[PDB]
Context: bound to proteins that are not shown
RNA sequence: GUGAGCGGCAUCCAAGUUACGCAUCAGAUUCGAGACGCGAGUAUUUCCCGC
RNA sequence: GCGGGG
DNA sequence: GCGTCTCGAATCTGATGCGTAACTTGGATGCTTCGTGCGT
DNA sequence: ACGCACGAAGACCAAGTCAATGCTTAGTCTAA
Numbered sequence: 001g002u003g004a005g006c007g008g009c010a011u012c013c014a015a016g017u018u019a020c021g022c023a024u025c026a027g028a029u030u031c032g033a034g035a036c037g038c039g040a041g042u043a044u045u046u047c048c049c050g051c
Numbered sequence: 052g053c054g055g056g057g
Numbered sequence: 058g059c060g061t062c063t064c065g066a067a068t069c070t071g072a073t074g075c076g077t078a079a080c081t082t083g084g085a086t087g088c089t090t091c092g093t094g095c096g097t
Numbered sequence: 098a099c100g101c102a103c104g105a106a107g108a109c110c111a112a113g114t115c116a117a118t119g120c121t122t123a124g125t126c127t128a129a
Stems, first nucleotide, its partner, number of pairs: 009087005015081005021075005027069005033063004047056005088107005094101004
Other pairs, nucleotide, nucleotide, family: 033034cHS051053tWW056057cHS093102cWW
């Protein structure tokens, strides 16, 4: 030579057993695939326009 | 000049 | 050789119950001396 | 044949506690 120096909180332990998302509901009422496409016109001229 | 309004 | 029109719409659009229970709910140890006898 | 093993024993009062931690908000261009 810090009332210092030295000193394992360690061993063991089941969260498991039972429980029905099930019962009951009309995708229904209305509406045309039938309409539409220059098959008819009876011949020479002007103020302004795109310049 | 050229392109246009029956 | 496309052909185009039409080329949807309204409305419903969840309800009800159940929506925990029982049991465990710690336990144990942390001192040396003294007498008597083994005992290797 | 001193050393070590191993039970019995003798002190014997006895409470109050068991948390120790919460906290917000958008500018950069200066390398491929």